[PDB]
Context: bound to proteins that are not shown
RNA sequence: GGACGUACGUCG
RNA sequence: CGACGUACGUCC
Repeated sequence: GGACGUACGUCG
Repeated sequence: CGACGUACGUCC
């Protein structure tokens, strides 16, 4: 550099 | 139901 997941939060 | 933000973690 990239991919992925989880949690929280804002939007329409 | 969709996008988006952050935090944290994993992998290549």